[PDB]
Context: bound to proteins that are not shown
DNA sequence: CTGGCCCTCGCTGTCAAAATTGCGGCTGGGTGTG
DNA sequence: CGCCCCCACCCCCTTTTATAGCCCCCCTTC
DNA sequence: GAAGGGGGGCTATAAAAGGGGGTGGGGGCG
DNA sequence: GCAATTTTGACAGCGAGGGCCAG
């Protein structure tokens, strides 16, 4: 790659 | 030959239902897999 | 994947003797 | 009846000797 | 999952025209 999550900024 | 009814029937709009497509930009991590 | 069948090919089935650890399996013993 | 014992089967090689059975490698139905 | 949209279709209706009887 690939998928899932978290997350930053509106 | 003309006129007045009702009938099977071709056709149509109308209404439904199934089937269809996209659902903000950026950006950064880890972390798992066959 | 998946079940069930057919087909080619190997392994065991037997015996033979030697080796020796290792193990079951019948005795005995108290 | 539990514990030591003792005897005997078991394993590994070795060549063959014919067959039946076991395992895979298709192998198409599924 | 919404949610607007496409698309077929199936139903409910209706037109004109036939074909009777009359005209």
């Nucleotide at each position: 790659a690939c998928a899932c999550c978290c997350a930053g900024c509106c």